[PDB]
Shown are 142 nucleotides from a PDB entry: RNA (RNA promoter stem-loop A fused with tRNA) from Zika virus. It comes from the structure "Zika virus RNA promoter stem-loop A with tRNA-scaffold". It was solved by X-ray crystallography to 3.8 angstroms. Rfam match: Dengue virus SLA.

């Protein structure tokens, strides 16, 4: 210079003599599940066993009553302090509400410059041109 096959959503793929361009993944949202971080209301700080209420036990007398025994929270009981209310004050904790991140379930979601302009044509991803790019192959060198 020649030939050959291509260009489609964020992604890898579908669509057929021209009639609305569509699945799987990715992406995002609404509900109601588990944790971690933050905080804010709250409530709490002598005592508090060998009774009594509840909580949980893997330890058993074999077992979703029964008793043992182990821990935790609390009441009545105890009680030096006591008074007094309003901000600081550590710890502790059942709890109430608020935000962020991470995991499982359900449910729910929009769209292409379908290589670019342009023609036909009621009417294009197609069909037709002018040209853009991705690759692959012949040939010019060599």
């Nucleotide at each position: 210079g020649c030939c050959c096959g291509g260009a489609u959503a964020g992604c890898u793929c579908a669509g057929u003599c021209g009639g609305u361009a569509g699945a799987g993944c990715a992406g995002c949202g609404g509900u109601a599940g588990c944790u971690g971080u933050u905080g804010a209301u709250c409530u709490g700080u002598g005592u508090g066993a060998a009774u009594c209420a509840g909580a949980c036990u893997g330890c058993g007398a074999c077992a979703g009553u029964u008793c043992g025994a182990g821990u935790u929270u609390g009441a009545a009981g105890c009680g030096a302090a006591a008074g007094c209310u309003a901000g600081c004050a550590a710890c502790a904790g059942u709890a109430u509400c608020a935000a962020c991140a991470g995991c499982u379930a359900c449910c729910g979601c929009g769209g292409g410059u379908c290589c670019a302009g342009g023609g036909u044509u009621c009417a294009a991803g197609u069909c037709c041109c002018u040209g853009u790019u991705c690759g692959g192959g012949c040939g010019c060198c060599a």

Primary citation: Lee et al., Nat Commun (2021), "Structures of flavivirus RNA promoters suggest two binding modes with NS5 polymerase". Crystallisation conditions: 100 mM Tris pH 8.1, 24% (w/v) polyethylene glycol 3350, 200 mM LiSO4, and 67 mM CsCl. Keywords: RNA.